[PDB]
Context: bound to proteins that are not shown
């Protein structure tokens, strides 16, 4: 510098049609003497990469950049 994927809660991803944000494990707080991924219950927790344009309204559309993964080129 080319092609493809991909970024949402502390991990792991769903998020419809553009209509104002979930799940699962985890954390904390309870409660058990036997579990070995312990069970169970309550609760807290979001710069939806960034910047910006369209739109009454954007995690969703458009654009530029930035990272993170494969490959081409490269690798005497």
């Nucleotide at each position: 510098u080319c092609c493809g994927c991909g970024a949402u809660a502390g991990c792991u991803c769903a998020g419809u049609c553009g209509g104002u944000a979930g799940a699962g494990c985890a954390a904390a707080u309870g409660a058990c003497u036997g579990u070995u991924a312990a069970u169970c219950a309550u609760u807290g927790g979001g710069u939806c990469c960034c910047u910006g344009g369209u739109u009454c309204g954007a995690g969703u559309c458009c654009a530029g950049g930035u990272c993170g993964c494969g490959g081409a080129g490269c690798c005497a």
Molecule: tRNA
Organism: Pseudomonas aeruginosa PAO1